[PDB]
RNA sequence: GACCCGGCUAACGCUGGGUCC
Numbered sequence: 001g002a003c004c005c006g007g008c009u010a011a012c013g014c015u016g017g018g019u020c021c
C1' cells in the first nucleotide's frame, strides 16, 4: 500500500478478518 462485507454516524466518515512487495 491493493481490496471485499455489514453495522454505525448529525454528517463527514469508520472497521476487524486475510494474501505479500
Base pairs, nucleotide, nucleotide: 001020002019003018004017005016006015007014008013
Record summary
An RNA with a sequence from Haloarcula marismortui: 21 nucleotides with solved positions. The organism belongs to Haloarcula, within Archaea. The PDB entry is titled "UNAC Tetraloops: To What Extent Can They Mimic GNRA Tetraloops". Released in 2012, the model rests on solution-state NMR data. NMR data were recorded at pH 7 and 298 K.